[PDB]
Context: one part of a larger RNA, bound to proteins that are not shown
RNA sequence: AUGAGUAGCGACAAGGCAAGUGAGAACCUUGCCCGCCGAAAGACCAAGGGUUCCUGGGCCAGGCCAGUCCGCCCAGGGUGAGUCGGGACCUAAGGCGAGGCCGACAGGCGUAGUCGAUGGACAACGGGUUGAUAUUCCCGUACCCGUGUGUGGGCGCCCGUGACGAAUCAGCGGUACUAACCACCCAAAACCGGAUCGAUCACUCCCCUUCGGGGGUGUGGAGUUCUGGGGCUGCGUGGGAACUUCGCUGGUAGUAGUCAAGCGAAGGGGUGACGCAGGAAGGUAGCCGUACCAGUCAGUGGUAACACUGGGGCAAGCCGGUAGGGAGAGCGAUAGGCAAAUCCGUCGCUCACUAAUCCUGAGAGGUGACGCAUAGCCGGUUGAGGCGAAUUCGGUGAUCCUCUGCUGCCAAGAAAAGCCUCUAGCGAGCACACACACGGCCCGUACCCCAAACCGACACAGGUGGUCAGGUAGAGCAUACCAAGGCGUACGAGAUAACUAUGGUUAAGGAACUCGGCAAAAUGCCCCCGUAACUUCGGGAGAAGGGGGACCGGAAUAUCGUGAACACCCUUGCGGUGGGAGCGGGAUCCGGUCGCAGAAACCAGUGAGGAGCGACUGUUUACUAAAAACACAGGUCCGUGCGAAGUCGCAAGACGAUGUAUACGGACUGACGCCUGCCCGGUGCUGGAAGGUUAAGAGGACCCGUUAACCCGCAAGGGUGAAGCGGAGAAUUUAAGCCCCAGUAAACGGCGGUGGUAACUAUAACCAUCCUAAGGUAGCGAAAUUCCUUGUCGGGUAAGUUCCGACCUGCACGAAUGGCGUAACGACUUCUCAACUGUCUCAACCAUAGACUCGGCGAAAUU
Numbered sequence: 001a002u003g004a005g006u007a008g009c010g011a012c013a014a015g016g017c018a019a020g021u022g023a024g025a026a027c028c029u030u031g032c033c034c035g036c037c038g039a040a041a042g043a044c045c046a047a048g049g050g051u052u053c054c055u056g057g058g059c060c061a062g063g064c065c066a067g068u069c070c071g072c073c074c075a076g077g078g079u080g081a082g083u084c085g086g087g088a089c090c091u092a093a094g095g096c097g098a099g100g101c102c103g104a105c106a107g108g109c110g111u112a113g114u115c116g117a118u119g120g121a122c123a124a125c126g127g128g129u130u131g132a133u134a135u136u137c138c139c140g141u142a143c144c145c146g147u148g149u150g151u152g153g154g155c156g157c158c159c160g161u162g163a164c165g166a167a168u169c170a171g172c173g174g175u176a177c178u179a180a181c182c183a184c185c186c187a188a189a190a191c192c193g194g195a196u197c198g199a200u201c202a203c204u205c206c207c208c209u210u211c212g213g214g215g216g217u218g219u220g221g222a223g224u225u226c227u228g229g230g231g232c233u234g235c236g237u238g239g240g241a242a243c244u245u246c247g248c249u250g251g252u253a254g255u256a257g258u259c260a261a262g263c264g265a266a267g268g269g270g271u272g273a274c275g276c277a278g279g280a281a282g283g284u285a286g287c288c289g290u291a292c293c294a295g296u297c298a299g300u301g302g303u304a305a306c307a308c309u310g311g312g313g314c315a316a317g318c319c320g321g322u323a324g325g326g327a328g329a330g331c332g333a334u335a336g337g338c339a340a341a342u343c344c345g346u347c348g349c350u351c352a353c354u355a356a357u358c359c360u361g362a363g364a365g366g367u368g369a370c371g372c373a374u375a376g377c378c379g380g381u382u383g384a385g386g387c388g389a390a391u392u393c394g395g396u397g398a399u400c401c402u403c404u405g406c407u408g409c410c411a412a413g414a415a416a417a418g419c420c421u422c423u424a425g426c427g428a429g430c431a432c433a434c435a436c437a438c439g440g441c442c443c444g445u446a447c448c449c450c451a452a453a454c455c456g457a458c459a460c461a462g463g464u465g466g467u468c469a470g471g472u473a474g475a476g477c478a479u480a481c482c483a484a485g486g487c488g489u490a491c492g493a494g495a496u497a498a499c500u501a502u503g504g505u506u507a508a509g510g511a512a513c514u515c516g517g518c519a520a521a522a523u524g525c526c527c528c529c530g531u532a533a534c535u536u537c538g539g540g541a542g543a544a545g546g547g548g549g550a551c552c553g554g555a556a557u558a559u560c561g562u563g564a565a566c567a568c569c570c571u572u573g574c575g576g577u578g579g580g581a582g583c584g585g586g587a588u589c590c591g592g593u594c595g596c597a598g599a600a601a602c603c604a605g606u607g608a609g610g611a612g613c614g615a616c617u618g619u620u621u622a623c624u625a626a627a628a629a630c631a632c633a634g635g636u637c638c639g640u641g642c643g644a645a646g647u648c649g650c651a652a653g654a655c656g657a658u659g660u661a662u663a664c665g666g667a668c669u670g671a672c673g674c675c676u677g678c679c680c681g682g683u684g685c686u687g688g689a690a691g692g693u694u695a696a697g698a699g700g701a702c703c704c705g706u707u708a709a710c711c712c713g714c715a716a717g718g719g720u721g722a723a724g725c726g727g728a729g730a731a732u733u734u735a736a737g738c739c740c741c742a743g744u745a746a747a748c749g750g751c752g753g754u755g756g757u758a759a760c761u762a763u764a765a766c767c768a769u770c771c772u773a774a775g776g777u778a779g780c781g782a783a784a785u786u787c788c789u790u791g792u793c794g795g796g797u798a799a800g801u802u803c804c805g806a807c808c809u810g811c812a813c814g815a816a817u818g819g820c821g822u823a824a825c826g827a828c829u830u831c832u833c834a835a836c837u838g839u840c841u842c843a844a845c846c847a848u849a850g851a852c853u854c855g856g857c858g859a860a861a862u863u
Base pairs, nucleotide, nucleotide: 001863008857009856015033016032017031018030019029020028034488035487036486037485042468043467044466045465048448049447053077054076055075056074057073058072062070063069082143083142084444085443086442087441089120090119094115095114096113100109101108102107124141126139127138128137144440145439146438147437148436149435150434151433152432154430155429161260162259163258164257169250170249171248172247173246174245181239182238183237184236186234187233191229192228194226195225197223200221201220202219203218205216206215262426263425267422268421269420270419271418275409276408277407278406281402282401283400286396287395288394289393292311293310294309295308296307313372314371317367318366319365324360325359326358327357328351329350330349331348332347333346334345336344337343363574376387377386378385410413454463455462470482471481472480473479491855492854493853494852499850500849501848502847503846504845505844506843508841509840512839517836525549526548527547528546529545534539536671550593551592552591553590554589555588560585569575570573594598606834607833608832609831610830611829612828613826618630619629634669635668636667637666638665639664640663646655647654648653672821673820674819675818677751678750679749682748683747684744685743686742687741688740691739692738693737697733698732703727704726705725706724709720710719711718712717752770753769754768755767756766779813780810791807792806793805794804795803
Other pairs, nucleotide, nucleotide, family: 002862cWW003861tHS004860tHH005006cHS005858tWS006859tWH007858tHS010458tWW013487tWS014034tWS021025tWH022024tHS022068cWS025068tWS026491tWS027065tWW027066tWS036041tWS038040cHS038483tHS038484tHS039399cWW040484tWH046449tHS047449tWS051078tWS051079tWW052446cWH054131cSS059070tWH061072cWS063459cWS065490cHS065491tWS071452tHS077132tWS081445tWH082123tSS090416cSS091117tWH091415cSS093116tHS097112tHS098111tWH099110tHS102651cSS103106tHS103650cWS108652tSS117119tHS119414tWS124125cSS124135tWS125140cWH125315cSS129134tWH141316tWS153431cWW156428tWS165254tWS165256tHS166255tWH167253tHH168251tHS175176cHS176244cWW178241tHS180240tWS187188cHS190230tWH193194cHS196224cWW198200cWH203219cWW207214cWW231233cHS254255cHS261427tHS264424tHS266423cWW267339cWS272417tHS273416tHH274415tWH279405tWW280403tWW282362tSS284398tWH285397tHS290392cWW291312tHS293389cSS297304tWS297305tWH300301cHS311389tWS313391cWH315369tHH316368tHS320363tHS321322cHS321361tWS322362tWH323361tHS340423cSS341422cSS374389tHS375388tHS380383tWS380384tWS394582cSS410412tHS411413tSS447453tWS448453tSS451464tWH456460tWS474476tHS474478tHS498851tHS507842cWW510837tHS510839tHS511517tHS511518cWH511519cWW511837tWH513839cSS514516tHS523605tHS524604cWH530544tHS531543tHS532541tHH533540tHS535538tWS536538cHS536822cHS556587tWW561584cWW562583cWW563582cWW564580tWS564581tHS565580tHS566579tHS567578cWS568577cWW595597tHS614825cWH615824tWS620627tWH621625tHS633670tHS635746tWS640644cSS641660tSS642659tWW642660tWS642661tHH643656tWS644657tHH645656tHS649651tHS649652tHS669816cSS671822tHS675815tWS676816cWH679773cSS680747tWH681749tHS689690cHS694736tHS696734tHS699731tHS700729tWS700730tHS702728cWW707722tHS708721tHS750774tWS758763tWH764765cHS764766tWS771775tWW772774tHS776777cHS776814tWS777815tWH778814tHS781808tWS782789cWS782791tHS783785cHS786788tHS796800tWS796802cWW797799tHS800802tWS815818cSS838841cWH838842cWS
C1' cells in the first nucleotide's frame, strides 16, 4: 500500500441557557438552573512518584474530537520546627562479625561487639496570615533539656561536732587434746586342759595269720570340732591427766579507728513487662431540641410574629482530687543476689486490720479567656476594610476516657534503654529558692496519594496499608434520599430498521423446555402460636404450618418504665433523703377512618422426601478441574536412652529442644459405633552362628631368569650349576556379606480346582480326589466395582435404559491401600414432590447502549 475514510473514540451520574474571551468555543471563564456521590466520587497521611505546586506567558508536538484550556511546553518563584516523623536514645526477628573453630584453595559458622522498627522512652495547644508553607512564620498562652550572671538562706572540708567503737595481759572450765587410768565384747593371745571324731602314732591286756597289720581304742602325740579357765599384750567404743582450740570476769580503753555536705549510673535489685474473650458502672465527644439573640415576607388560597430562617462558640497547660481503683506498718536477724549494700529476697516478733493515712484517678468546676472566633450589619475597583448580638437549660449518646482496671479461659501470652533504689567509688565544696540573660543540632516539610501524578507499555472499568466519618428512616459502617464537601471524567449531534446486549410487562397453560428447572420466577421483616422421623441428647429447627401489622382518638395528668429541675436534712460538701416539673421510650386494649393493597418504596431464608461419597470447620491445580481429592481429631506399627533417632552441612556447627519415652521422628488408617478372619511359602525387617563360600593382609614348598665355578671338550659348543639379585608364586590363616536356622502381615504381599450324591423336578447339607503357605470368616453385593445388561421381581409414572427395595448367576467385593453402619454438616453427585414462573406451547410490546445518518479523529488481522 490493501482492508478503509472502515471498526473504534474506554462503564448506565446528564446536562442546559445567558454573558464573556477570541481568528477560531459542545468542551475555556463567570452566573443561574438541573442531575450524581456522600462509609465516597468528601477530608488527611504512609509507600511510591519527583516540580506534576504558584504566578506570568504559549498553542504545529501530546489530550482517543476541538481547545483560547491543561497533570503538555517555556521562564521565574515557592517547602522556615527545641515539642510533628526520623537520627543524635533503646532493643526484636534478622544481618555483619575482632579474635576464634572448621574447611586442599575458594570458603562455612560463630563469640565479644555492632547494626536493624513494624515495637519501648521522650516536651504544644488555639487563632491569624501568603498566589504558593505552616502544631515550622506571626499573636496569645504553655512545656522539656542545658549554660552563665547575680541574690538569699541551708549543709558541709580543717577545726571540732556527736555517735559508734576493738585489740593487749591475769582468775576457771568446755575435761575438747590425751600419757595413763575406769567400763563394755573379741583375738579372749600364748597356755592348763575336758567331751567327740576318724584309716596315723607309742604304751600295756587280749586273738587268727604265708611274719605283713587291723580290732576291742582306754590314754595321749603334730591330730579335727565344740568348749571348761586368767584373757596378762591389744583391738573397737564409751568415760578420761596437764599446756594446747574456745568462752566468761577484771584489763588494754571509750583509746586506736569508723561514719555523719554532696554526687553516685560501673555493677546488684525493683519497675519497665505485655495473651484472648466478655461485659458493667461512671463519664465525655458528637448529635437532637431549647431559654435567649438577629433577621425574612419568598408577586399563589391562608400566614405579621416566636409562622419561618440563621446563631445559640473556644484548646493545651495550670488549679482541683470527685465516681472508681490500689497499698499493712515498724523492729530485728540473715547461708542468697560473682565485691558491697541500709537495697532485694527469706525468716522471726510487735502493733494494725470492718478503719485511718497515702498513692492513683476519668469526669464536673475554675483559670487560660479584658483574648480569639462568630450569626449578622455597613460600605465595598466585590480584594481587602469597619462594627458586631445572644450564648441558658434538657434529651440522646459512642468505635473514645476511667481501664496496663475488673471478670472468665487456656492455647499461658518480646527485649533493652529509660526511671527508682543499694552500695563499690568519688568527694571540698556543695544542694536548693528567686530573678535576669542566653544555647537548643542534622534530615523531611511544595504537590498527587481508591489516583489523569503510585503498580498495571495508556489520562487503562484492575490493584493499593492507615485515620476522620453528619441528618432522616433503619438493628446496622446494610439500604434509600440528603448535609459539609466534591463532581457531571475529555468525541458529539441525530434517528421509532433488522439484529445483539441490559432492563421491564405479559392473556390461558404451568417444566410440556432441556443432558439437567440452566436462567428467571418464587420465599424473604417483626411479634405471637406450633413444630415430625431420627439423634452422639447438643441437635434436626427459622423444621413444617398458621395468625397479626397503616392512620386518628381514648384508656393516659407517674398508664408503665428512663433519667430527675423547683423545692426538703446533716459530720457543709464535687454531701444525703423525699419530691416531682420539663424532655425523651416502648407496649397493650377499645372505638373509629382510608385504600386494590398497611413488612408499604429500597432492603429482605424457597421448602420437603429418598440414595451415594467424605464424619464435621478448613485446603487445593495464580490463568478451563473446589471435588468423592488433601488436611483433620482419633487409631496402630516401627525407630530413638539423649550434642538421641531424623534432617541441613566436606567438616565445625545447627534444628530436633533450652525437649527426655505420657517425648520426639517416620509409615499407614482416618470423628463415633460394632468389628478387624486364614496364610511367614516369596520379598523385606529383627535376631542367631553349627556348617559351606568368600577380600586385602600374613605365609612363601616348588618353579623360572642371570652367573662365580666345574666337567665334557670343536672348548665352532654342550651340560651341571653355589651365593646374591629378580619373576611367577601353591599348601595353611583370616571379617562382614550370601547360602542357612527362627520370629514377624495395622510389613510389601496371597486368600484353589475336579466329580457324585436327598421322597416330582431342581440344588447339594454331605462325600471322594489333585495342588498350595493358606484356600475369603463377619459383613456387604447388578455396587463410584456387573461385560452380558435396559439381568428378574416389587414401588413410583399415562408411559421410567435414571431412582428406591430385594434377589445373588460377585466377568472382577471384603476387613486399618480397613469392612459394615451412622445423628449433624456439603456452592459435591443423583432421583422425586409442593410452590413458582416467557424454560416451553408461541410469541408480542416498551426503554436504554450499540448497530443506522451527519461532523471530527482514525487502526487491525489478512493480501
23S rRNA, nucleotides 1393 to 2255 from Mycobacterium tuberculosis: 863 nucleotides with solved positions. Among the 48 different proteins in the entry, which are not shown, are 30S ribosomal protein S13, peptide and 50S ribosomal protein L28. The reconstruction used 719,250 particles. Released in 2022, the model rests on electron microscopy data to a resolution of 2.6 angstroms. Ions in the entry include zinc and magnesium. It holds a match to the Rfam family "Bacterial large subunit ribosomal RNA". The family is grouped with related families in Rfam's "LSU clan". On this family, see Cannone et al., BMC Bioinformatics 2002: "The comparative RNA web (CRW) site: an online database of comparative sequence and structure information for ribosomal, intron, and other RNAs". The PDB entry is titled "Unmethylated Mtb Ribosome 50S with SEQ-9".